Solved structure of RNA (ITS2 rRNA) from Saccharomyces cerevisiae BY4741, 58 nucleotides shown. The entry has 56 different proteins, among them UPF0642 protein YBL028C, 60S ribosomal protein L32 and Pescadillo homolog. The 2023 paper behind the entry is "rRNA methylation by Spb1 regulates the GTPase activity of Nog2 during 60S ribosomal subunit assembly". The entry is indexed under ribosome biogenesis, K-loop GTPase, GTPase, RIBOSOME. The structure was determined by cryo-EM at 2.34 angstroms resolution and released in 2023. Lineage of the source: Eukaryota > Opisthokonta > Dikarya > Saccharomycetales > Saccharomyces cerevisiae. It comes from the structure "Nucleoplasmic pre-60S intermediate of the Nog2 containing pre-rotation state".
[PDB]
Context: bound to proteins that are not shown
RNA sequence: CCUUCUCAAACA
RNA sequence: UGUUUGGUAGUGAGUGAUACUC
RNA sequence: GAGUUAACUUGAAAUUGC
RNA sequence: CUUAAA
Numbered sequence: 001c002c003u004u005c006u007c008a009a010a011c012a
Numbered sequence: 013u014g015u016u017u018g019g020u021a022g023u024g025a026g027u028g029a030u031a032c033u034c
Numbered sequence: 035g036a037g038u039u040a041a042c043u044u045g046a047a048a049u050u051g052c
Numbered sequence: 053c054u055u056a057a058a
Stems, first nucleotide, its partner, number of pairs: 008017001010015003023047001024044004031038003
Other pairs, nucleotide, nucleotide, family: 007018cWH009016cWW021022cHS028040tWS030031cHS034035cWW044047cHS
C1' cells in the first nucleotide's frame, strides 16, 4: 500500500 | 453508415550491428 | 556530442556515468 | 482538505 487522457469536430 | 483532420512523451539495466541528417 | 535506424535478454531484476 | 477520527 495511491491506481493509469476509455475521444472530438467537418462533410456526405 | 462512409472520407479527411487533430488527439498517445514510456520501469530499469544490458547486448548489438547498419545506415541517415546536423 | 546532437537528433534518427533492423532486433534480443530479464522475478517489478539494480554497489556509485559529477 | 482532517468525522478514512481515536